[PDB]
RNA sequence: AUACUUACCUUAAGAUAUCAGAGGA
RNA sequence: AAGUCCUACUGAUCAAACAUGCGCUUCCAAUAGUAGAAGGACGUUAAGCAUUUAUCAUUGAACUAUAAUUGUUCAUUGAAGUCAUUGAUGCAAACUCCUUGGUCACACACACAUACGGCGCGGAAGGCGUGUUUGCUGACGUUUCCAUUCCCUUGUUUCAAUCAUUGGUUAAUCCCUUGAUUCCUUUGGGGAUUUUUGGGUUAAACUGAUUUUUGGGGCCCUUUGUUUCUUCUGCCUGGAGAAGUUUGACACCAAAUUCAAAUUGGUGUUAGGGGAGCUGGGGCCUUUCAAAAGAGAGCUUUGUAGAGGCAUUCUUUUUGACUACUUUUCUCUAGCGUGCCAUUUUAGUUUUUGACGGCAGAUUCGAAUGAACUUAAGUUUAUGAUGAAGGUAUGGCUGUUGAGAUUAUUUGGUCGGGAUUGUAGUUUGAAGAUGUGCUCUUUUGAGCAGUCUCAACUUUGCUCGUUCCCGUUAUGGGAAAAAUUUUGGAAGGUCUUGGUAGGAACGGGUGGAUCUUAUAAUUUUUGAUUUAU
RNA sequence: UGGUAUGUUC
Repeated sequence: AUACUUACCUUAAGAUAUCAGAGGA
Repeated sequence: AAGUCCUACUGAUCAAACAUGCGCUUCCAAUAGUAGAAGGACGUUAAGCAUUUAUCAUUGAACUAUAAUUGUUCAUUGAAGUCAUUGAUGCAAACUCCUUGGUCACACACACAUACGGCGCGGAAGGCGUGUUUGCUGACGUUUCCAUUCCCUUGUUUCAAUCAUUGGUUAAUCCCUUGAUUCCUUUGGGGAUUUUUGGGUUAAACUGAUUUUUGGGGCCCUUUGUUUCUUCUGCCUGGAGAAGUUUGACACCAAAUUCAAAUUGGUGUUAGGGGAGCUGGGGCCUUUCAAAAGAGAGCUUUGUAGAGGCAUUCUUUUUGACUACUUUUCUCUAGCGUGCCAUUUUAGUUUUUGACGGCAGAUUCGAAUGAACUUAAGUUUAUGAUGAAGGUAUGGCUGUUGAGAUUAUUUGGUCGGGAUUGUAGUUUGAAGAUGUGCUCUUUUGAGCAGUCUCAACUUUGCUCGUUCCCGUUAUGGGAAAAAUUUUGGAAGGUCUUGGUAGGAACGGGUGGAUCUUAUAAUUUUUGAUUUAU
Repeated sequence: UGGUAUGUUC
C1' cells in the first nucleotide's frame, strides 16, 4: 500500500465586450 | 408585426497579449581620486540642554481662619495601582555603522539667445503611436492533427614569435579574351613583350579574416564550498581534467526500524555568453503589377430625369418695411474746397539681423609666384578676380536696389448722416377682380401638370491643358499615363530587432479571475472618529 | 456514485 470499522460532509444562481448594419431559425 | 437566438458575417468603439517605434520624459556613484548620493539604524555620545509629572476616601492630633473647620503638617483603616523619573516631553548637534548604484565607453575639451548638436552603447521607470492576434484566462483528455535542429565556450583582454586555412594583387609556365608595340607571312592569321583589359594553371612577394602552440603586458578572482549548470578528479609557482543535461539526474530536510545503508514523504536546482540554420517584426532601397491625379477642365445648344422654390397681374386700405420731399434739432466745415478713403512708386521723408558691392583692422583664403623684414619659419605687400568666402567686424562708413508707412501727385470716389414730423411711391397684413386644369379648401388661396434655379446622363462647336501623334506649331483633332507622384500588393537586396519546443482543433458534472443579482438591516462598501450642544 | 478523517490486520 490493500482491505475493513466508524465519524464527518456531498453545493447561491447567472454570465464572457458594447453599439449599429445585412442574413437565417 | 413583436421581441428572442445565431452568423471561422460585416462596420465602429473598448479591453488584453505580443511584436515595434518615436531627435518623446525622468534616473543610472571619486580613482586625475581616500570621496559622494539616496534610504535606514528597532545606534552611540546620553543621566546631552530646557520644561513638567508620581493617588482617593475615613478617623484622630496640632494649625492658621470671614468658616461646618476651606488651607498646612503627622499618624491610622479601607479602596484601587503598566513599567518607568537614569523616565516622559520639547529642542538641536556631532559621530559611528548598515543596505542600495553602469562605480560602462570615448574624452581632460572654450560653450551659448531660437540659450545651449538630447548626433556613443546599454539599463530602470512611465507617456504616446502603429502593426498583428484575441474577445477573460489556465491546466486535463482525444486527434485516425501539425510539430521534429546543431556547434563552440565558463578568467578575460592584448601584443609578439610560430603553424595552418582563405581571399585580393604582383612575379615565374603560361592559356582564353582583347588595347599598344614588334617580327614572319597572302587581304587575313600566328609568335614574343606589355605576363594590357578580366577569367583560368601555379603560388615566389605583399596585405586582410579564422585557427593550433609558446611567451609577454594589463585587469579580475569576495569565484570567500576559488566560477555557482550538476557529479567526480583537482588548484595560487593557477584559471585545469573526465563524464553528463528533463518523463532524467543532482543537492538537501524529516522520521522509524534500535549507528551507517534501506525506504516513504517533502523542498529546491538543471545556468551565463557567442555562432550556424529556421523563423516572427521594423526601417531603407530596387523591380514588377493595380487605382487615382488630366481627352481632361470650363462655357454654349438639344433631349431626359432627379431635387428645391413659388405661380402671375391690377386696384383699394395703408398693418410691417424701405425710398423721396417738408419743419425743427444736432453733427466733420451747413455747403465748394479743405477734409476722408483707395493706392501709383512719379517725387520728398522715414524704416528694413532686407539684399549686394567696396573700403578702413592685414579683406582673407586655394601659401602658387615675385619682393621686403627676416638664417629659416612667420609676417607685410603685389600678380587681386584666376575661383570661393554676405561685405567685414567681436566700434562701422559709403554707394546701388527690393519691401513697408506717409504726403503731394500719376488719378478716381466721397461732402451728408442720426433724432422728430406729415405727405407721395413700391412691397407686404386684409378685401375685390383676375391668372389655365387637377388634389385640398371658408379664402387673398397651399402642392402637382405650369414656371424659375441647381447638379447627373446624351449631343454640339468654342476656350484652356499633364504626355504622344497628326492637321498645323495661330490653333484644333485624336490617344493615354505608356514619362511624374501617392496609395495598396508580390519578389529581391541591405541594416536591425525578437524567438527557437511546442502549436492548432475538439471537449467537459475542469480550476481561477472579472461582471450582475440576492446585498442599503448587527461581522468590511450606502456613514456615529471634522468633538460639536 | 464520492472526499477527508480515524484505527485494526497482513

This is an experimental structure of RNA (U1 snRNA; ACT1 pre-mRNA), with 568 nucleotides shown. Primary citation: Li et al., Nature (2019), "A unified mechanism for intron and exon definition and back-splicing". Among the 16 different proteins in the entry, which are not shown, are Small nuclear ribonucleoprotein G, U1 small nuclear ribonucleoprotein 70 kDa homolog and Protein LUC7. An Rfam search finds the family "Yeast U1 spliceosomal RNA" in it. The family is grouped with related families in Rfam's "U1 clan". Rfam links the family to the GO terms U1 snRNP, mRNA 5'-splice site recognition and pre-mRNA 5'-splice site binding. About the family: U1 is a small nuclear RNA (snRNA) component of the spliceosome (involved in pre-mRNA splicing). Its 5' end forms complementary base pairs with the 5' splice junction, thus defining the 5' donor site of an intron. There are significant differences in sequence and secondary structure between metazoan and yeast U1 snRNAs, the latter being much longer (568 nucleotides as compared to 164 nucleotides in human). Nevertheless, secondary structure predictions suggest that all U1 snRNAs share a 'common core' consisting of helices I, II, the proximal region of III, and IV. This family represents the larger yeast sequences. A reference for the family is Zwieb (1997), "The uRNA database", Nucleic Acids Res. By type it is a spliceosomal small nuclear RNA. It comes from the structure "Saccharomyces cerevisiae spliceosomal E complex (ACT1)". The structure was determined by electron microscopy at 3.2 angstrom resolution and released in 2019. The entry also models zinc ions. The sample was in a buffer at pH 7.9.